Released in 2014, the model rests on solution-state NMR data.
tRNApro with a sequence from Murine leukemia virus: 71 nucleotides with solved positions.
On the sample the depositors note: in vitro transcription.
Ions in the entry include zinc.
It comes from the structure "Solution NMR structure of tRNApro:MLV Nucleocapsid Protein (1:1) Complex".
It holds a match to the Rfam family "tRNA".
Keywords: RNA/PROTEIN, VIRAL PROTEIN-RNA complex, RETROVIRAL PRIMER ANNEALING, NUCLEOCAPSID CHAPERONE.
The 2014 paper behind the entry is "A structure-based mechanism for tRNA and retroviral RNA remodelling during primer annealing".

[PDB]
RNA sequence: GGCUCGUUGGUCUAGGGGUAUGAUUCUCGCUUAGGGUGCGAGAGGUCCCGGGUUCAAAUCCCGGACGAGCC
Numbered sequence: 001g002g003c004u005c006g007u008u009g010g011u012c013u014a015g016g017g018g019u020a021u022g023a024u025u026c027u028c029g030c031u032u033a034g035g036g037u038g039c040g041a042g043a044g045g046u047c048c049c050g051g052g053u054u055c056a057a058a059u060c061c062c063g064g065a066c067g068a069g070c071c
Stems, first nucleotide, its partner, number of pairs: 001071005010024003025043006048064005
Other pairs, nucleotide, nucleotide, family: 010044cHS013021cWW013045tWS014020cWW015047tWW017054tWW024044cWW031037cWW053057tWH
C1' cells in the first nucleotide's frame, strides 16, 4: 500500500445462584371525535465471550492493549 469481514426477531433492569423478573415497545380488539390513554390477548430473551465450582451463580471465581486475518 492492497484484499476479506451479510447473525437487525428487543433494549434497559438488581445479580448476597435457577432458563427469568421489573420497566417500556410492536400488532389487534374494546374504550375515544381521533394513530391517543387504560385494559385483555398475540408478537418476547440459555440477560459480554471462553474456562473452573457444590442442585442453580453479570461482578460466584478467573483471563480479555491499539478490531482481526492474509499478501